Shown are 77 nucleotides from a PDB entry: RNA (P/E-tRNA) from Entamoeba histolytica HM-1:IMSS. The structure was determined by cryo-EM at 3.1 angstrom resolution and released in 2025. The depositors describe the entry as "Cryo- EM structure of 75S ribosome with A/P- & P/E- tRNAs from Entamoeba histolytica". The entry has 70 different proteins, among them uL29, 40S ribosomal protein S26 and 60S ribosomal protein L38 putative. An Rfam search finds the family "tRNA" in it. Gene Ontology term of the family: triplet codon-amino acid adaptor activity. The reconstruction used 39,958 particles. Primary citation: Sharma et al., Nat Commun (2025), "Cryo-EM structure of ribosome from pathogenic protozoa Entamoeba histolytica reveals unique features of its architecture".
C1' cells in the first nucleotide's frame, strides 16, 4: 500500500445485509414467595446501537473520508 472484518448500558452477549423508534444476564434500588435466612420470582433505572454527512416517508442498521482495533497479501526514493 491492497482486500475484508468488528464497534451497542458499568459489563458481556442479542438484533432485521433494508428501515419505522433497540432487548438477555451479571451490577443497583424496591417488591413477592418462606416460619426466618439463602436460594427462586417480578418491577424499575441503566445505551440511545463510536464521529460526520448523503439515504429516503424516516438509518445500529445502505452508501461515503474520518476514527481504532484485528486478518492475508506486497514493498527501489
Nucleotide at each position: 500500500c491492497u482486500c475484508u472484518u468488528c464497534a451497542u448500558g458499568g459489563u458481556g452477549c442479542a438484533g432485521c445485509c433494508c428501515g419505522u423508534u433497540a432487548g438477555c444476564u451479571c451490577g443497583u434500588c424496591g417488591g413477592g414467595c418462606u416460619u426466618u435466612u439463602a436460594a427462586c420470582c417480578c418491577g424499575a433505572a441503566g445505551g440511545u446501537c463510536u464521529u460526520c454527512g448523503g439515504u429516503u416517508c424516516a438509518a445500529a442498521u445502505c452508501c461515503g473520508g474520518c476514527c481504532g482495533a484485528a486478518g492475508a497479501a506486497a514493498c527501489c526514493a